[PDB]
C1' cells in the first nucleotide's frame, strides 16, 4: 500500500443518555410504574455507532 475489522489504544467523535426549570400527567405513550412536551444545561463517563492516532490478514 490492499483488504477486512472495532478487542487493544485515542478523544480527534455523533447519537442516545445525564442534570436543572415549567406544565396536576397536558399529541401518543406510563412494569403495582412517575411521564411527555417546551425551554436550559451536559462529551469523552455508560450503550450504540463513527474515526485514526488503532488492530487483524495478505
Nucleotide at each position: 500500500g490492499g483488504c477486512c475489522g472495532c478487542u487493544c489504544c485515542a478523544g480527534a467523535a455523533g447519537a442516545g443518555g445525564g442534570c436543572c426549570c415549567c406544565c396536576u400527567u397536558g399529541c401518543c405513550c406510563g412494569u403495582u410504574a412517575u411521564c411527555g412536551g417546551g425551554g436550559g444545561c451536559u462529551a469523552g463517563g455508560c450503550u450504540c455507532g463513527a474515526u485514526g492516532u488503532c488492530g487483524g490478514c495478505c